[PDB]
Context: one part of a larger RNA, bound to proteins that are not shown
C1' cells in the first nucleotide's frame, strides 16, 4: 500500500468548560431590642 | 356570643436578634481501597446417614473337573479392615463475580 | 438491629420457669418508643477532572438508497451535486361514530326590524317550511282496538 | 342461602295495521257495513314515541379530485418565401463524331 | 431508274464545355465546415431541356410521368389556438417522531384473466357480562 | 358461568394404505386327472 | 368340455381391511309428583306437547382458561 | 354482541402425502410450518436448512455448532480402520457419482 | 467359496482454484466414547424505559385526582389502522423582548429530550420578535429521465 464513508468500542491529540469542585453550620468577649400589663387605632376566625 | 392578630406611645419588666469581627467543631465536590450486612451467581474441598446378591480380595472349609501344557482358575456359607462398584439424601466450612446499603 | 440491666475496645456473656435426657442446652418471658452501614486516603485553578464535540489510530462488525417484485448488492430502472418551489385539497350528497344544544318536537337557511367600530352582533316571521312524530298498497283506498314467557345490572326482605 | 320487583340488551311465542286469500250474526242509501272467526304468505309496520339542528374525522360517489403522463377526437383559423402541377411574360445550354432527305455531275440503262 | 464521287446538315443521334443531376468509394465527416456538407468517380446536356419573376390550386384538401411522394427542416392527413387540467384497470413520485394493534395472496360473481365488487383475514369505536 | 385447534369414557361414520383371486368382475403362465 | 391344484397382477376390480384424520355424549338450559290447555293424536287419559305448581338435583371425567 | 372503514384479492420454499413429464431450481393439488413483514447464533457465503425470534443494560448459563492456526475454546483422555505413485478424506439440505472390479488391508460365515 | 469395513480402478473440458485457506498422516481424516471448555438479542437473577392488568389516598394538615403512591406480566413487524407528541404560517385571547442590539445566517461553543425538536453561549447584523390558551390552513421533501436557478 489497487475507494473512501459508516455502527460499536477504547486510545493518543485537540478544542472547550469553572454551578468543572467546599470552605459553611452549632457553642464563648466585642455591636445592638424587646416580653407581662396597660391606653388607643384600624382591621380579622369561628357561631 | 367568646376567645385573635398587627402597628404605633406609654409605665413596670428582663430574657433575646443579627451573611457584625474570632478564639470555636467537623465538613464539601472528583476520585480511589477497605470490610461490614443482604441478594443472585461461579468454583474447589471434606466428612456423615441410608440402599443393593447388605459384593471382591484374607484368614478360615468344603466339593468336582482338566497329564493343571497360562498353571492353576471359577461356587457358597463361618469371620470382619480399604469398600461394596455406584446411584440416593442430610451437613461444615474456603476463595471469588456482579450489583445494594435500611 | 439496637436502647431504655451491668460488666467487657469490640464481637459477646450474664435472669427466673417447666420439660429434655446421660454430660449441655432446647422451646420460651413479650412492653411501649425511636429507627437514611461505616473507614480512611490523595485532589480542589493544575502539566487537574470531564465531555454527548473535532481529527487520527486499532479491533470487531459493516453491500447503495429509493421502487416494482415470490426474490435486488446486483450485469432491473430513477439519482452528478446545492438551494427555493413540489403531490389526498375544496365543494355537493349520504353513512357510522363522537362531541354541543332542544327535545314530540327540532332547524329562522329567505326574508323583514334593527344595528355610531362592524359584510359582526341582536330580535322577529312556520297554526303547519323541511326534516320527525305511521304503514301497508301498482292502484283505488285502508289504517296499528294497547302482550305474555326464559336468561339477566341492581334495588328490597329473611337467614 | 332462600324470596320478591326486575332496567337495558338476548332469544321464543303471540296480538294488533296493511298487500293477498279467507270469513260475515247484524244493520244499510242494495252495496256498503262488520258480531265472531282466522292463514307454513308477503312489509323497510306497530305493540319501545327519538328526533331535529350544527361540528369533526373517517369511508363511497360526482366533479381536475392525490400529482405528473397518451397515442388520440373536435371546433375555428394561418401558410405554395421549400416542394408539387397548370398558366403568363423574360433568360440560358462551346468545340468534336455519325452523316438522313433534297440537289449536282460521271457512268450505265 | 441502277453504279460512283460530291453537295446538304436531319435525328425526343452520340462524345463532351457551362448549367442541371447524384451511381460508387457503401471513401472523408459523422459533439461535422453542414440538422445531408465535402474528395473522387459517374448520368444528361437542342429537349418529355434548365431558370427568375408574376399568377393559380389549401388539409380529408391541394398537387401527384405514382416514392403514399410532396403541401416552409412538420405528412399513411401540416401548422397555430381553443375544447382541454380529455381519458388510462397502465409506470413513476406522494414530505415529521414515537408508541400500540398488525395481514393477505383464498371464495363467489364479472367480455373477469396486469382490474372490480363480495366473504374472508386487520385496525378503531365501543358496549354487554363473567 | 362460558368455552377449548388437547387428551380421557362411551358411541357411530368410513373403503386409503395393506391384502385377496386357493371370493365376484377383468387381466394372466403351467402342467395333472378324467 | 369337466374337475382338482399352479406362476403372477389391477387409479375408473374386490369379499375383508387398518394408522392418521371425522361427528356426537359426558347434568342445575336436568328430573319428578299434583293440577289444567289443544282447535293436534287415540277405540280409549290414548299419545304428543304445553301452561301453572310443590319437591328433588354434592355441580357429574382430565387439563387450562375470561369471553 | 354490534357498528364504521383499511390493506389484501401475482406469492414463493420445506418435511410427509401426491398429478403430468424421461427429467427440471418444471407444470399442478392434500395437511403444516416457515420466507414474503425478521432481525439475531451456526452451516465460510445464501430469503425457506439448523437454533432460536427481539425495548436500553450488567452478571451467570445454555441451544444449534464447534475446541491445529485463521477463530474464542484441548495440538485433552481412549480404542480401532485408513497409507490414496487418481488433488486420499474431512459438517442435514449442499453443491454429485453408478453397474461392475482388486493375490490392498482388516473383521467375520460356511466348509474341505 | 462367500460376506462387508476403509482403501484403490470403473472417473473426460475448456481463465488458475478451491474440505472456506494454510495445512494434517499414532491426524487436525473415518467409526465410536469419555472430561471439560467456548459459544446467541434464547434462559435465570437485578435495574431502567414504554404499554397493559389490578389495587390505594376527603367531615382532605388538601392535588398539575388529566395527579402521586404500590402490584405482576409484558415488548419483532411490510400492506394498514390508531393514540400522544414535535415543526411551520395566519386569526381572537394572554404574557412578554428588542438601538444597553430583534429576526435571518454562522461556529473542533455548553446543554436537555429515546425522538421529532428544543434552551443557551461567542459572532455577524442593525429593525424588528417570542412564548402559552383556543381556531383556523396554500403548513414538514432525498428521490417523481419532478420545475426554476446556481455549480
Nucleotide at each position: 500500500g489497487g475507494a473512501a464513508g459508516c455502527g460499536g468500542a477504547u486510545g493518543g491529540g485537540g478544542g472547550c468548560c469553572g454551578g468543572c469542585g467546599a470552605u459553611g453550620c452549632g457553642c464563648c468577649c466585642c455591636g445592638g431590642c424587646c416580653g407581662u400589663a396597660u391606653g388607643c387605632g384600624g382591621a380579622a376566625c369561628g357561631g | 356570643c367568646u376567645g385573635g392578630u398587627c402597628c404605633g406611645c406609654c409605665g413596670c419588666u428582663c430574657g433575646g436578634c443579627u451573611c457584625g469581627g474570632g478564639g470555636u467543631g467537623u465538613g464539601g465536590a472528583c476520585u480511589g481501597u477497605u470490610g461490614u450486612c443482604g441478594g443472585c451467581c461461579g468454583c474447589g474441598c471434606c466428612g456423615g446417614c441410608g440402599g443393593c446378591c447388605a459384593a471382591a480380595g484374607c484368614c478360615c472349609g468344603g466339593g468336582g473337573g482338566c497329564c493343571c501344557u497360562a498353571g492353576g482358575u471359577g461356587c457358597c456359607c463361618c469371620c470382619g479392615g480399604u469398600g461394596g462398584c455406584c446411584g440416593u439424601c442430610g451437613u461444615c466450612g474456603g476463595c471469588a463475580c456482579g450489583g445494594c446499603c435500611g | 438491629c439496637g436502647c431504655g440491666c451491668c460488666u467487657a475496645a469490640a464481637g459477646g456473656c450474664g435472669u427466673g420457669u417447666c420439660c429434655c435426657u446421660c454430660g449441655g442446652g432446647g422451646c420460651a418471658c413479650u412492653g411501649c418508643g425511636c429507627u437514611g452501614c461505616a473507614a480512611c486516603g490523595g485532589c480542589c485553578u493544575g502539566c487537574g477532572g470531564g465531555c454527548u464535540c473535532c481529527c487520527c489510530a486499532u479491533c470487531c462488525g459493516a453491500c447503495c438508497c429509493g421502487u416494482c417484485u415470490u426474490g435486488a448488492a446486483a450485469c432491473a430502472c430513477g439519482g452528478a451535486c446545492c438551494a427555493a418551489g413540489g403531490a389526498g385539497u375544496c365543494u355537493g350528497a349520504c353513512a357510522u361514530g363522537c362531541g354541543u344544544g332542544c327535545g314530540a318536537g327540532u332547524c329562522g337557511a329567505c326574508g323583514g326590524g334593527u344595528u355610531c367600530u362592524g359584510a359582526a352582533a341582536c330580535c322577529u316571521g312556520g297554526g303547519a317550511u323541511g326534516c320527525g312524530c305511521a304503514a301497508g298498497g301498482a292502484a283505488g283506498c285502508u289504517g296499528a282496538c294497547g302482550a305474555g314467557c326464559g336468561g339477566g345490572a341492581g334495588g328490597c326482605c329473611c337467614u | 342461602g332462600g324470596g320478591c320487583c326486575g332496567c337495558a340488551c338476548c332469544g321464543c311465542u303471540g296480538g294488533c295495521c296493511g298487500a293477498c286469500c279467507c270469513u260475515g250474526a247484524u244493520c244499510u242509501u242494495c252495496u256498503g257495513u262488520g258480531a265472531a272467526g282466522g292463514g307454513u304468505u308477503c312489509g323497510a309496520g306497530u305493540u319501545g314515541g327519538a328526533g331535529c339542528a350544527c361540528g369533526c374525522c373517517u369511508g363511497u360517489c360526482g366533479g381536475g379530485a392525490c400529482c405528473c403522463g397518451a397515442a388520440a377526437g373536435a371546433u375555428g383559423g394561418u401558410g405554395a418565401a421549400c416542394u408539387a402541377u397548370g398558366c403568363c411574360u423574360g433568360a440560358g445550354c462551346g468545340g468534336g463524331g455519325c452523316g438522313a432527305a433534297g440537289c449536282c455531275a460521271g457512268a450505265g440503262g | 431508274c441502277u453504279c460512283u464521287g460530291g453537295u446538304g446538315g436531319a435525328g425526343g443521334c452520340u462524345c463532351g464545355a457551362a448549367g442541371c443531376g447524384a451511381u460508387a468509394c457503401u471513401g472523408a465527416c459523422g459533439u461535422g465546415c453542414a440538422a445531408a456538407u465535402c474528395g473522387u468517380u459517374c448520368g444528361u446536356c437542342u429537349g418529355a431541356c434548365u431558370u427568375g419573376g408574376g399568377u393559380a390550386u389549401a388539409g380529408g384538401g391541394g398537387c401527384g410521368a405514382a416514392a403514399g411522394a410532396c403541401u416552409a427542416a412538420u405528412c399513411g392527413a401540416a401548422c397555430c389556438a381553443u375544447c382541454u387540467a380529455g381519458u388510462a384497470g397502465c409506470u413513476g413520485g406522494u414530505u415529521c417522531c414515537c408508541u400500540c394493534c398488525g395481514a393477505a395472496g383464498u371464495u363467489u360473481c364479472c367480455c373477469u384473466c396486469a382490474g372490480g365488487a363480495u366473504a374472508g383475514c386487520u385496525g378503531g369505536a365501543g358496549c354487554c357480562c363473567a | 358461568a362460558c368455552g377449548a385447534g388437547u387428551u380421557c369414557u362411551a358411541u357411530c361414520a368410513g373403503g386409503u394404505a395393506a391384502a385377496g383371486c386357493c371370493a365376484a368382475u377383468g387381466a394372466u403362465u403351467a402342467g395333472a386327472g378324467g | 368340455c369337466c374337475u382338482a391344484u399352479u406362476c403372477u397382477c389391477a387409479a375408473a376390480c374386490u369379499u375383508u381391511a387398518a394408522a392418521u384424520a371425522g361427528g356426537u355424549a359426558g347434568g342445575a338450559u336436568g328430573g319428578c309428583g299434583c293440577g289444567g290447555c289443544u282447535g293436534c293424536u287415540u277405540c280409549g287419559g290414548u299419545g304428543a306437547g304445553c301452561c301453572g305448581u310443590g319437591c328433588c338435583a354434592u355441580g357429574g371425567a382430565a387439563u387450562c382458561g375470561g369471553g | 354482541c354490534u357498528c364504521c372503514a383499511a390493506g389484501u384479492g401475482g406469492g414463493c420454499c420445506a418435511u410427509u402425502u401426491u398429478u403430468g413429464g424421461u427429467a427440471a431450481g418444471c407444470a399442478g393439488a392434500a395437511c403444516u410450518g416457515g420466507c414474503g413483514a425478521u432481525g439475531c447464533g451456526g452451516g465460510a457465503u445464501g430469503a425457506a436448512c439448523c437454533g432460536g425470534a427481539a425495548g436500553c443494560c450488567g452478571g451467570g448459563u445454555u441451544a444449534c455448532g464447534g475446541u491445529g492456526c485463521c477463530c474464542a475454546a484441548c495440538u485433552g483422555c481412549g480404542c480401532g480402520c485408513u497409507a490414496a505413485c487418481c488433488u486420499a478424506g474431512a459438517a442435514c439440505c449442499c453443491a454429485c457419482a453408478a453397474a461392475g472390479g482388486g493375490u490392498g488391508u482388516u473383521g467375520g460365515u460356511c466348509g474341505a | 467359496a462367500c460376506u462387508a469395513g476403509c482403501c484403490c480402478c470403473g472417473a473426460a473440458a475448456a481463465u488458475g482454484g478451491a474440505u472456506g485457506g494454510c495445512g494434517c498422516u499414532g491426524a487436525a481424516g473415518c467409526g465410536c466414547g469419555c472430561g471439560a471448555c467456548c459459544c446467541a438479542c434464547a434462559c435465570c437473577c437485578g435495574g431502567c424505559c414504554a404499554u397493559c392488568u389490578g389495587g390505594g389516598c376527603g367531615a382532605g394538615c388538601g392535588c398539575c385526582a388529566u395527579g402521586c403512591c404500590c402490584c405482576g406480566a409484558u415488548g419483532a413487524g411490510u400492506a394498514g389502522g390508531a393514540g400522544g407528541g414535535c415543526g411551520c404560517g395566519g386569526c381572537g385571547g394572554c404574557c412578554g423582548c428588542u438601538g444597553c442590539a430583534a429576526a435571518a445566517c454562522c461556529c473542533g461553543g455548553g446543554g436537555c429530550g429515546c425522538g421529532a425538536g428544543c434552551c443557551c453561549g461567542g459572532g455577524c447584523g442593525g429593525a424588528g420578535c417570542g412564548g402559552c390558551c383556543g381556531u383556523c390552513g396554500g403548513u414538514g421533501c432525498a428521490g417523481a429521465u419532478c420545475u426554476u436557478g446556481g455549480u